RNA aptamer: 67 nucleotides with solved positions. Primary citation: Rees et al., Acs Chem.Biol. (2022), "Structural Basis for Fluorescence Activation by Pepper RNA". Crystals were grown from: 0.2 M Ammonium Acetate, 0.1 M BIS-TRIS pH 6.5, 45% v/v (+/-)-2-Methyl-2,4-pentanediol. It was solved by X-ray crystallography to 2.66 A. It was solved together with Fab BL3-6 heavy chain and Fab BL3-6 light chain. Keywords: fluorogenic RNA, antibody, RNA, IMMUNE SYSTEM-RNA complex. The depositors describe the entry as "Crystal structure of Pepper RNA aptamer in complex with HBC599 ligand and Fab BL3-6".
């Protein structure tokens, strides 16, 4: 330099340094089918939210370790 990696990248907008993406599942509401079931409770599947979980994909600057 060249490849990895560490660390930072105002606010606001889930998040991120930005860009995209809304999930094996949590969670708030509805809705069905079964459980001797109108509520409540328990199992299974949808529908709309949420953005808890802060993960994947890409593209970064500046520092900085290490072959």
């Nucleotide at each position: 330099g060249g490849u990895a990696c560490c660390u930072a990248c105002c606010a606001a907008u889930c998040g991120u340094a930005g860009c995209g993406u809304g999930u094996c599942g949590a969670c708030c509401a509805g809705c069905u089918g079964c459980g001797a079931a109108a509520c409540a409770c328990g199992c299974a599947g949808c529908u709309g939210g949420c953005a808890c979980u802060g993960g994947c994909g890409c593209u970064g600057u500046a520092g900085g370790u290490a072959c």